[PDB]
The PDB entry is titled "DEAD-box helicase DbpA in the active conformation bound to a ss/dsRNA junction and ADP/BeF3". An RNA structure (RNA (45mer) containing HP92 of the 23S rRNA), in which 44 nucleotides are resolved. Method: X-ray crystallography, resolution 3 angstroms. The entry became public in 2022. It was solved together with ATP-dependent RNA helicase DbpA.
Context: bound to proteins that are not shown
RNA sequence: GGGAACCCUUCCCAAUAUGGCUGUUCGCCAUUUCGGGAAGGGUU
Repeated sequence: GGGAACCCUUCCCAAUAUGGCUGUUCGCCAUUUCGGGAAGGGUU
RNA backbone atom coordinates (compact mmCIF):
# COMPACT_ATOMS: atom_id res chain seq x y z
C1' G A 1 0.00 0.00 0.00
C1' G A 2 -4.29 -1.20 3.32
C1' G A 3 -6.13 -0.24 8.03
C1' A A 4 -6.31 2.43 12.91
C1' A A 5 -5.84 7.60 14.98
C1' C A 6 -4.78 12.62 14.92
C1' C A 7 -2.89 17.86 14.41
C1' C A 8 -2.29 22.56 11.62
C1' U A 9 -4.45 26.07 8.59
C1' U A 10 -8.90 27.63 5.34
C1' C A 11 -14.04 27.93 3.40
C1' C A 12 -18.87 25.30 3.59
C1' C A 13 -23.45 22.40 6.06
C1' A A 14 -25.39 21.39 10.95
C1' A A 15 -25.99 21.96 16.61
C1' U A 16 -31.70 25.63 21.56
C1' A A 17 -24.33 23.59 22.27
C1' U A 18 -23.38 28.95 24.47
C1' G A 19 -25.06 33.79 23.76
C1' G A 20 -26.45 38.61 21.18
C1' C A 21 -30.66 41.31 18.10
C1' U A 22 -37.04 46.27 16.81
C1' G A 23 -43.39 45.24 21.72
C1' U A 24 -47.67 43.19 15.31
C1' U A 25 -44.55 36.54 15.44
C1' C A 26 -42.81 32.30 11.60
C1' G A 27 -36.44 35.12 11.53
C1' C A 28 -30.82 37.45 11.46
C1' C A 29 -26.00 37.23 13.52
C1' A A 30 -21.40 35.72 16.96
C1' U A 31 -18.33 32.02 19.41
C1' U A 32 -17.46 26.96 20.37
C1' U A 33 -17.84 22.10 18.87
C1' C A 34 -14.75 16.05 22.81
C1' G A 35 -20.26 17.86 15.45
C1' G A 36 -20.18 16.27 9.89
C1' G A 37 -17.90 17.49 4.58
C1' A A 38 -14.36 20.18 1.11
C1' A A 39 -9.26 21.65 -0.19
C1' G A 40 -4.16 21.92 0.43
C1' G A 41 -0.47 20.63 4.22
C1' G A 42 1.77 17.49 7.69
C1' U A 43 2.02 13.33 11.80
C1' U A 44 1.65 8.57 14.39
Record summary
Crystallisation conditions: 0.2 M di-Sodium tartate, 20 %(w/v) PEG 3350. The 2023 paper behind the entry is "Structural basis for RNA-duplex unwinding by the DEAD-box helicase DbpA".